[PDB]
Molecule: tRNA
Organism: Thermotoga maritima MSB8
């Protein structure tokens, strides 16, 4: 440098099909506490669920090309 599995979901570490209005456990803001600060308590950001297009009324899903990271495979002619 050529194939494919997969795994791409929050800072991190992970689930989610009949296409239809998104979850967790620990850090973030704000306040009620406090001499300060933590614990905790109420809430709520926890996100263009890889990028870019297409099909569709509409796509984390369909399909395409392209970005990572792992592995498996060939690695000639």
């Nucleotide at each position: 440098g050529g194939g494919c599995c997969a795994g791409g979901u929050a800072g991190c570490u992970c689930a989610g099909u009949u296409g239809g209005u998104a979850g967790a456990g620990c850090a973030c803001u704000g306040g009620a506490c406090u001499g300060a600060a933590a614990a905790u308590c109420c809430a709520g950001g926890u996100g263009u669920c890889g990028g870019c297009g297409g099909u569709u009324c509409g796509a984390u899903u369909c399909c395409g090309c392209c970005c990572c990271u792992g592995g498996c495979c060939c690695a000639c002619c």